[PDB]
C1' cells in the first nucleotide's frame, strides 16, 4: 500500500 | 441480515 479472513462497537 | 466505523488475524 493491495489482496483475504476473523473479531467488537454503533446503528437499522 | 443490511449498513457504518473500529479493532485484529492471514497472504503478497
Nucleotide at each position: 500500500c493491495g489482496c483475504a479472513a476473523a473479531u467488537u462497537u454503533g446503528c437499522g